The depositors describe the entry as "Crystal structure of the ADP-binding domain of the NAD+ riboswitch with Nicotinamide adenine dinucleotide (NAD+)". Shown are 52 nucleotides from a PDB entry: RNA (Chains: A) with a sequence from Candidatus Koribacter versatilis Ellin345. Rfam match: nadA riboswitch. It is bound to nicotinamide-adenine-dinucleotide (NAD). Huang et al. published it in Rna in 2020: "Structure and ligand binding of the ADP-binding domain of the NAD+ riboswitch". It was solved by X-ray crystallography to 2.52 angstrom.
RNA sequence: GGCUUCAACAACCCCGUAGGUUGGGCCGAAAGGCAGCGAAUCUACUGGAGCC
Ligand code: NAD
Numbered sequence: 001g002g003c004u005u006c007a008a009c010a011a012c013c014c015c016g017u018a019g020g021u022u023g024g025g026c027c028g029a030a031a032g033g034c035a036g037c038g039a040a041u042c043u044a045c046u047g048g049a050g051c052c
C1' cells in the first nucleotide's frame, strides 16, 4: 500500500460515527414534512483483530 473480519464501550437485549440507494412507517388535500424504519445495501471515517 491492499485486503478480510468485527463493535468492546451502550439506562434489558440489539445498536461505533456521518452521509447515500432501494423499499417501507407516520403526518398532510397537495406540495411537502417527521423519526432508534430492530428492512436489504453502498461510501468514507473511529476503534479492535488478522492476512498478503
Ligand atoms: P463480541 O463478539 O460482540 O465482542 C468482541 C468484539 O468487540 C471484538 O472482536 C472486537 O471486534 C470488538 N472490540 C473488543 N474490544 C474493542 C475495542 N477496545 N475497540 C474496538 N472494538 C473492540 O462479544 P460479546 O461481548 O458481545 O458476547 C457475546
Base pairs, nucleotide, nucleotide: 001052002051003050004049005048006047007046013038014036016045017044018043019042020041021040022039023037025034026033027032
Other pairs, nucleotide, nucleotide, family: 007008cHS007009tHS024035cWW028030tHS028031tHS